[PDB]
RNA sequence: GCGCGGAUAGCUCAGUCGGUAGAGCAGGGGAUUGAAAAUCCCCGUGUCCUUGGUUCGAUUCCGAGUCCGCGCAC
Ligand code: FMN
Numbered sequence: 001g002c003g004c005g006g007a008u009a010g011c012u013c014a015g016u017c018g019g020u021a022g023a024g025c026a027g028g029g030g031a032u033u034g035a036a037a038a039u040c041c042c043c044g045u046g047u048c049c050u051u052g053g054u055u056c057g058a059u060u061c062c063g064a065g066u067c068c069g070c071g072c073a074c
Base pairs, nucleotide, nucleotide: 001072002071003070004069005068006067007066010025011024012023013022019056027043028042029041030040031039049065050064051063052062053061
C1' cells in the first nucleotide's frame, strides 16, 4: 500500500427492516460491623471511536478520517 470484518459505561458484554442504549462486574451511598468482607436497599446521563450529511428522529442509513484484527500488495 489493497481486501474483508470490527470500534457501545472504568472493564466484559447486550442492542430486529431507523423510534430515543442496559445487564454483569468494578466503583460510590445506606443498612449491618469495633472496623471490615459477604449479604439486603440505592446509584446505569455514555459526544454509542471522531466528524459532516439524510431524516421529525441515527448505535442503526450515506460521505470523510482514525485505530484494531485477519490475508494480500514492499
Ligand atoms: N421475531 C422474534 O422471534 N423475536 C423478536 O424479538 C422479533 N422482533 C421483531 C421486530 C420487528 C420490528 C419485526 C419486523 C420482526 C420481528 N421478529 C422477531 C420477527 C416476527 O416475529 C415475525 O416472525 C416476522 O415479522 C414475520 O411475520 P410477519 O411480520 O410477516 O407477519
An RNA structure (tRNAphe) with a sequence from Escherichia coli K-12, in which 74 nucleotides are resolved. It holds a match to the Rfam family "tRNA". It is annotated as a transfer RNA. About the family: Transfer RNA (tRNA) molecules are approximately 80 nucleotides in length. Their secondary structure includes four short double-helical elements and three loops (D, anti-codon, and T loops). On this family, see Lowe and Eddy, Nucleic Acids Res 1997: "tRNAscan-SE: a program for improved detection of transfer RNA genes in genomic sequence". Rfam links the family to the GO term triplet codon-amino acid adaptor activity. It comes from the structure "E. coli dihydrouridine synthase C (DusC) in complex with tRNAPhe". Crystals were grown from: 11% w/v PEG 6K, 100 mM HEPES, 200 mM MgCl2, 10 mM MnCl2,. The model includes bound flavin mononucleotide (FMN).